[PDB]
Context: one part of a larger RNA
RNA sequence: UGGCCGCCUAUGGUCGUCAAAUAAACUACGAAAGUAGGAUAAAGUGGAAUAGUAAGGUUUAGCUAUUCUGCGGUUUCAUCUUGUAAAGAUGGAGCUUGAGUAGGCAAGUGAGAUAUCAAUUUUUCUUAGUAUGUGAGGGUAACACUUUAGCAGAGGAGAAAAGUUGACUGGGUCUUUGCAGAGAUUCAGUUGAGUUCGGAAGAGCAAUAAGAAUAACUCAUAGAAUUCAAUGCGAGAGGUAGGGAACUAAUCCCUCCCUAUAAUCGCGGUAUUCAAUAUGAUAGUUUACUUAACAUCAAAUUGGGGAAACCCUUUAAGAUAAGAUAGUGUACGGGUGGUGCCGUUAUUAUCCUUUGAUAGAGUGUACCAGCACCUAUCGAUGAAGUAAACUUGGAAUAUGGUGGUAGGGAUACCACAUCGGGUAGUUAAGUAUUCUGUCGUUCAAAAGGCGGCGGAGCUUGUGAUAGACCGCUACCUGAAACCACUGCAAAAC
RNA sequence: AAAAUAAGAAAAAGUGUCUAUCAGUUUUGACCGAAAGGUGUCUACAUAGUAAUGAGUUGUUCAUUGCCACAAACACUCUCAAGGUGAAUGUGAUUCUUUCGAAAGGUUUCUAACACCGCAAGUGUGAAUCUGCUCGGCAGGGUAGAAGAAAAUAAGUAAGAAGAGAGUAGGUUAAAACUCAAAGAGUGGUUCACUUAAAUAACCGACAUUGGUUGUUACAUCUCAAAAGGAUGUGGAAACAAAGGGAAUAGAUAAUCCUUUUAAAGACAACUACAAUAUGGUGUAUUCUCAGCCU
RNA sequence: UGGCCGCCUAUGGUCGUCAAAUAAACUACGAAAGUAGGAUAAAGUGGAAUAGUAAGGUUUAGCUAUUCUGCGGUUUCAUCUUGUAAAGAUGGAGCUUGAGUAGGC
RNA sequence: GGUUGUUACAUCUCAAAAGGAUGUGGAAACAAAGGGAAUAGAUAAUCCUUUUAAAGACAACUACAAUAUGGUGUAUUCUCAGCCU
Numbered sequence: 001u002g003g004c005c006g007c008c009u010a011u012g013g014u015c016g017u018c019a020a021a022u023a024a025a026c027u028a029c030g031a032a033a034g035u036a037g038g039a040u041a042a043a044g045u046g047g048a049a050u051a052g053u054a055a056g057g058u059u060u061a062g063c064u065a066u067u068c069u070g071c072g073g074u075u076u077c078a079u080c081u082u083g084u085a086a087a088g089a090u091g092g093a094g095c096u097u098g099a100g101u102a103g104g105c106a107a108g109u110g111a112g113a114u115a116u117c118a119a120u121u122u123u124u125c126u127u128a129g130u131a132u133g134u135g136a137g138g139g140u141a142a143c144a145c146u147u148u149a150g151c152a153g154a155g156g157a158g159a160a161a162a163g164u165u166g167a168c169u170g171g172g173u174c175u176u177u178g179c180a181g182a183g184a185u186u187c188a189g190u191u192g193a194g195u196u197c198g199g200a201a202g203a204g205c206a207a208u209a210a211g212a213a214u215a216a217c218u219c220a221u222a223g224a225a226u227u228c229a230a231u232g233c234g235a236g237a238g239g240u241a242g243g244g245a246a247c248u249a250a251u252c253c254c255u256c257c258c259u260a261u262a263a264u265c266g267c268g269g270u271a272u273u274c275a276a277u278a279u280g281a282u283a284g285u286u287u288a289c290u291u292a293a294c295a296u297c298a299a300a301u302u303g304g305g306g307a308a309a310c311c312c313u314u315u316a317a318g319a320u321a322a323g324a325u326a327g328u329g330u331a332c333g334g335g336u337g338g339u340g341c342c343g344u345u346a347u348u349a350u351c352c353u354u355u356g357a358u359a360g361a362g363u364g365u366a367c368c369a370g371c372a373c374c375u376a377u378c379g380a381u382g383a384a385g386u387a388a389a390c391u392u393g394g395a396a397u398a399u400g401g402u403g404g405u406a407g408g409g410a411u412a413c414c415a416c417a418u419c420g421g422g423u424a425g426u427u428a429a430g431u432a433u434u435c436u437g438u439c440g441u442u443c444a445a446a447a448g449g450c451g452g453c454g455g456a457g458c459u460u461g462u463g464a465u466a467g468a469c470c471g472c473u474a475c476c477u478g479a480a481a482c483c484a485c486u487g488c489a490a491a492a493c
Numbered sequence: 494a495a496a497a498u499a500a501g502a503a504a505a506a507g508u509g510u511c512u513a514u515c516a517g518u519u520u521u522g523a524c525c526g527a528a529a530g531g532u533g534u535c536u537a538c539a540u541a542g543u544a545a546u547g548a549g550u551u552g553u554u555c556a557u558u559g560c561c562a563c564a565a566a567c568a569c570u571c572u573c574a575a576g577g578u579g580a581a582u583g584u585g586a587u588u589c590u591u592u593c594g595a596a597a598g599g600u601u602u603c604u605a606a607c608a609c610c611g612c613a614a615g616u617g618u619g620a621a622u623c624u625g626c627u628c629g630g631c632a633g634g635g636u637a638g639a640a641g642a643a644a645a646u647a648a649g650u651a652a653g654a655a656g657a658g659a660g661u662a663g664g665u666u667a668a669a670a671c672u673c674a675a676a677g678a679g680u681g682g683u684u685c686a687c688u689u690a691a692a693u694a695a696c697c698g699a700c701a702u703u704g705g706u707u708g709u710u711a712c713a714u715c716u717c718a719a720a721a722g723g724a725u726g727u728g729g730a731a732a733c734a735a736a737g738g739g740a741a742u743a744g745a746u747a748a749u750c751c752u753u754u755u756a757a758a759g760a761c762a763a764c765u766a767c768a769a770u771a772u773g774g775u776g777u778a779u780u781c782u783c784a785g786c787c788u
Numbered sequence: 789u790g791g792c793c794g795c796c797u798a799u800g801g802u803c804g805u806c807a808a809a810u811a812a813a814c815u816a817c818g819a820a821a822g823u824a825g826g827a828u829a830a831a832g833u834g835g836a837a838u839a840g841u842a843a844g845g846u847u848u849a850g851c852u853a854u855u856c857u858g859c860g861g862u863u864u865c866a867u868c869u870u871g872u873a874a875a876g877a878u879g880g881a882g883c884u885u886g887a888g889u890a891g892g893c
Numbered sequence: 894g895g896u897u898g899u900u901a902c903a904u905c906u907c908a909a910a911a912g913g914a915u916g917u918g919g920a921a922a923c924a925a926a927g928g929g930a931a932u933a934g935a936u937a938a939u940c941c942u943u944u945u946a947a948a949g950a951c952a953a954c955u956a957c958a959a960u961a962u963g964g965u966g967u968a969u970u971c972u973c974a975g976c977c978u
Base pairs, nucleotide, nucleotide: 002015003014004013005012006105007104008103009102010101011100026037027036028035029034044071045070046069047068048067049066050065051064052063053062058492072096073095074094075093076092077091078090079089080088081087108221109220110219111218112217113214114213116210117166118165119164120163121162122161123160124159125158126157127156132152133151134150139145140144167190168189169188170187171186172185173184174183175182177489178488179487180486181485194205195204196203197202223274224273225272226271228269232267233266234265235264239261240260241259242258243257244256276399277398278397279396283391284390286388287387288386289385290384295320296319297318300315303312304311305310323351324350325349326348327347328346331344332343333342352382354380355379356378357377358376359375360374362373363372364371365370401416402415403414404413405412418479419478420477421476422475423474424473425472428460429459430458431457433741434456435455436454437453438452439451440450441449442448463515464514465513466512467511468510469509470507516672517671518670519669520668521667522666523665524664525663530703531702532701533700534699535698538552542560543559544558545557546556547555548554561585562584563583564582567579568578569577570576588657589656590655591654592653600644601643602642603641604640606618607617608616609615622639623638624637625636626635627634628633676688677687681697682696683695704765705764706763707762708761709760711727712726713725714724715723716722728782729781730780731779734753735752737750773787774786775785790803791802792801793800794893795892796891797890798889799888814825815824816823817822832859833858834857835856836855837854838853839852840851841850860884861883862882863881864880865879866878867877868876869875894955895954896953897952898951899950901917902916903915904914905913906912918972919971920970921969924943925942927940963977964976965975
C1' cells in the first nucleotide's frame, strides 16, 4: 500500500487478496479413561431449574449471573442412491458470538398542526319605503261619484358574513413487570344522512365512510428506508373443526379446559438504494405591496327606439388576480333496465391574461429622431411587476478529530486517543575513620563479625545559596459502558 | 455510603526558566601604601618665565632673537590738582637630608654724683650730651624726639658648605559592565616575568644613626617533686616538624583552615672612647641576607 | 602511898619528900657573829607607838592582839668591904606568869 | 681621707634687675647697731642683738696606716679636727 468494523476525516483493532478468531474434525500413542500436536464455519427467537442483589428479624416482586432444553442457522462424521455426480435421503456429534473513542451526515420514516367539497340553520343587505292596507281635507253631484296629504308596511327571488352536521357507545388483545392514562388493531350494539316502492298514511336496503398535499410548517429518530414462491421464531381478536375434565341409573346440548386454522403485530434473514464542510452556477414555494386602480361578469333597475319579448343607455347589493364556454370522449375510476355522458386527465375550436416580430393611421412628449397608444397578420405564454426571508447545490478550488498559543488576524507549532488520585526521584569524580539501607554468609538465642551493590558527610569541579513555575523518569491505586408511548410503585404479625 | 490500612533495593530522570540575596573579575576616579634588620626625617621638577637656534655637562649652565607679566630713569600731553601715551634698563621654575651659623629693628630700665668756682658755664672722672612745643621772675616742671649705656628676646631664624635626584611592588573604596589562568609552578620575598613543569631577567627607595665596659627588665631552651633557685642565649624572610579548630549529638580527621617553629631585647639606664677606605675572615644556623667586630 | 591547885567527895593535871615548868647562868668550839649541850627563881601596878575588828563610799569612838618603857618583885655575873662573913654597897644582864569540869560549904 | 658637684650664709663689686670674685670649727676682746624717762628731740649709766662666714654640712665616684717630735691649719688672743714630714 490493500480488505473488514453503515458513509467522510483523525486515532485504534483485526486480517493478507476465496483477504476475523475458537471448538468438534484430522495426525500419533493407549484395552478403556485420556495424553501430546492441530486446520477451519455461522442468523437468531422461545421455555425450565438454582445462586446472588433485596434498611433493622422473618415472608414476597423485579433484575444480575451459572446450567438444561424446543425450532431454526452453521460445520463435520457414518450408512445408502448419483460418479458420464460435487447433488439428494436417513442416523449421530460440535458451536449458536468478536470489531472501541471523538466531530459531522436524514427531500428517508413516525407523530402533531394547517386546506377544500356537500347538505342545513340564524342574522344582515339589495329589488323597495316598491306591492298592498288605512285615510283628514278638497273637487264634482243632489243626494252620489273619484281618490289626495299623513300613518302602517311585505312575501318570493338574489347576494354576503358567522355556526352546525359528515358519527357514537361497550368488550378483548398489543406497547418489559404491578396500578392509572394515551395510541394502535379486531369483535358486537345503537342512531338515520342517503336511496328504492307508494298522491298520502306506510314498507324495504335497517348503504359505516366526501377529502388531498407539505425539500422550502413544527417536534422526534444516527444508522435508516424499500423489496422478497419461496425468509426463521414467538404472541394473537372473531368464526369453524377435533378432543378432555366434571354432572348423572344413563345419553345429548349450553357453560369450563386443551389443540389445529390465523385478521393484525414484535424481533431477525436475502436483495437493492442513500449517506463530510465552505465559496458559487442551475432549478423553485410562502409572506407583503402595486390592487379589484384600469377592465370583465351579475338577480334586478332608469331613459329612448322598433314588428305588439329585438336593440341602445343609466344605476346596483356582489363576484373574478387565471381561468371560462362548447365538442371529440384517448387514458384512469363510478352509476343504470339501457343510452346520455357522472368525476379526473389528455386533445380540438372560440374568448380572456402576459409578450415577440412585420406593416398602417392619429395624438402626446417644447421641436426633429426615438418611445408610448390604437388596428391588422404570424408565433410564444397561463396571470404580470416590485421587495424581504427560505430550499436545492454541476464543474473547479480550498478544507475535512478535540483542546491550547503573543495587543488583534492568517500561516505554523505543541499535547491527547474513555477519565482521575497518590508515593519515591531528577550534575560528575575521588575519599583516611565512623554511621546507615538492601542481599548473602557466620553465631543455639541476644549482642556482634566477614563480603557484594548504594546513601549521608568531607574535598575538587559545575560561581554559590533560597523561593516560585514548567517539564521528565520509575512505581502504587480508583471510576465509567444499559429497552420508556406518558405518571406512580414491593408488602405481612 | 466517607478516609486510613500499599507506592522493597539496584538501574532509570532537564546541573531547565524567572525573581531575590551574596562572592569574584575588568575599566575609570578618589584615598592610602616599601615585597632584604631597628630608630628619626622624607619621596618635587627635567637643560628653566615662555618659544626657537648654538655651545657645554659631575643637576638642569651660558650666549643671541621674538613674545608675556611686574617695577621703572627719561620724553610728550594736560590751566593747578587728579590723569593719559611711549620707553632706555632691571626682576620672574624648584624638592629632601646632614653640617655650620649671624645682623638689623622692636621691647624694659637709665640721661646722675663728686672736686675747683659767691651765683653762671668753664675744666676733670663718667653712657649720662642736645632739639621742638608748653608752664613760672629765676633755679626748674610737663610732653614728644635724636644720640649713647646695660639686660633679655629676635634664633638654632637668614646666609654658606657637602650629599641625594627617591610615593615603588601593591592595597582599600565608589560608579557601570561582566562571570573563573578569577588557576598553578618557582623564589629569601614580590611581579606587568614563566606554564603542567622547571629555569630565565627585572624589582625589594634617598640621607643620617645603630662603638666599648657594667647593670636592670621581659622572653626562649635545659635543669629542679611542688615552692625557693641554677646554667646558656636574643636582627629579618622561609623550610622540615609540632600543636589546635570543624561533620555522624558520643569517638575519630585523609583533605582544608588558624597558630607554633621565626629567643619579637641586637631593647633600656649609668660611665667612657673614636676613623682615610676596599678585599678577605667572623657574626651564621637546614637555606638566604643586613647591622656590628677583626685584618 | 605522899605534896600542890581555898575547904569535903568524884574525875583530871603536875611534882617526888628544901616535893610546877621555862629563859639568862654554866660546859665545849670559834677572831667575831654564832653552833652543839644544859641546872633553876618570882607579887604585881601605871604610860607610849602600830595593826586588826568597825552595814553601803569616806571620816570617828570602844575593844581585841603585837612591840617599847617608869617604879616594884625575882634570879644571875663583875668590882670593892666582911672571911673569926654567907651580910652590905656600887655597876650590868635575863624574866615579870601555869594549875580544868561537876555537886555542896 | 681624696676628687667633682649642689644648696644655704658672710664680705666686696654691680644705678635698679640680670650677674661676677674670695670664703665657712669652737670660746672671748676691740668695735658697731637697736630698746627705755621729760608725750616732741636727746642717752652719761643700764639692758638686748651684732662682731663669733652657725656648711669644716649634703650627694655621686674612689682610696688607705707602725707611731712620736716638728711645721701648717691660724687670725687681735687661746684651742680641736684635717693635711705634710